[PDB]
Context: bound to proteins that are not shown
DNA sequence: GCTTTATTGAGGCTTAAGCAGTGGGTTCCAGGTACTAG
DNA sequence: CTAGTACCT
DNA sequence: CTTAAGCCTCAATAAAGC
């Protein structure tokens, strides 16, 4: 004091 | 896929 | 008597000598110049 | 033009 | 750097010429 924004990469034997 | 052969001089350092 | 001698030696300059052995690292492949071949 | 080659030091 | 010989170049000296 009872909830929450934020990130990642697309073809590999 | 089988076989080898060669630097003198001068200078300097250093060892017994 | 005086003059010229061979001898003597004495030093300057000179040409020689300069422990033995061993290990290694650096550097030379010489400069410029003229003459001539491709 | 450019680069061998020898030569006197 | 410190001697050992070779040679030439020097200054006196006693005898022979003359």
């Nucleotide at each position: 004091a009872g909830u929450c924004g934020u990130g990642c990469g697309u073809c590999u034997a | 896929g089988g076989a080898g052969a060669g630097g003198g001089a001068a200078c300097c350092c250093a060892c017994u």